[PDB]
RNA sequence: GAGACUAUCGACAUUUGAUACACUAUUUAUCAAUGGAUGUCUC
Repeated sequence: GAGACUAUCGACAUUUGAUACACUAUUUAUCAAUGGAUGUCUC
RNA backbone atom coordinates (compact mmCIF):
# COMPACT_ATOMS: atom_id res chain seq x y z
C1' G A 1 0.00 0.00 0.00
C1' A A 2 -4.46 -4.02 -1.97
C1' G A 3 -7.85 -7.66 -0.62
C1' A A 4 -11.64 -10.69 3.21
C1' C A 5 -13.74 -11.39 8.65
C1' U A 6 -16.04 -8.00 11.21
C1' A A 7 -15.72 -5.76 16.18
C1' U A 8 -13.93 -1.72 18.52
C1' C A 9 -11.76 2.38 18.34
C1' G A 10 -11.96 8.06 21.40
C1' A A 11 -10.45 12.90 20.13
C1' C A 12 -10.73 16.98 16.01
C1' A A 13 -14.59 20.07 14.80
C1' U A 14 -19.78 21.12 12.72
C1' U A 15 -24.77 22.58 12.95
C1' U A 16 -28.59 19.15 13.00
C1' G A 17 -31.73 20.95 16.46
C1' A A 18 -35.09 21.61 20.90
C1' U A 19 -35.32 24.45 25.82
C1' A A 20 -34.97 29.85 26.94
C1' C A 21 -32.27 34.21 28.30
C1' A A 22 -32.31 38.64 26.39
C1' C A 23 -33.80 43.04 22.58
C1' U A 24 -29.27 48.41 24.55
C1' A A 25 -30.09 43.53 20.03
C1' U A 26 -31.58 39.57 17.23
C1' U A 27 -27.51 38.99 19.76
C1' U A 28 -26.50 34.98 23.87
C1' A A 29 -26.77 30.05 26.02
C1' U A 30 -27.72 25.03 27.26
C1' C A 31 -28.22 19.39 26.38
C1' A A 32 -28.51 16.72 22.51
C1' A A 33 -26.58 15.18 17.66
C1' U A 34 -23.02 14.28 13.97
C1' G A 35 -19.29 12.36 11.50
C1' G A 36 -13.80 9.41 10.72
C1' A A 37 -9.36 5.20 9.43
C1' U A 38 -8.71 0.93 10.92
C1' G A 39 -7.87 -4.53 13.88
C1' U A 40 -6.18 -9.36 11.82
C1' C A 41 -3.94 -13.29 7.68
C1' U A 42 -2.50 -12.43 3.46
C1' C A 43 1.42 -10.51 -0.82
Shown are 43 nucleotides from a PDB entry: RNA (stem-loop IV of Tetrahymena telomerase RNA).
The entry is an ensemble of 10 models.
It comes from the structure "The structure of stem loop IV of Tetrahymena telomerase RNA".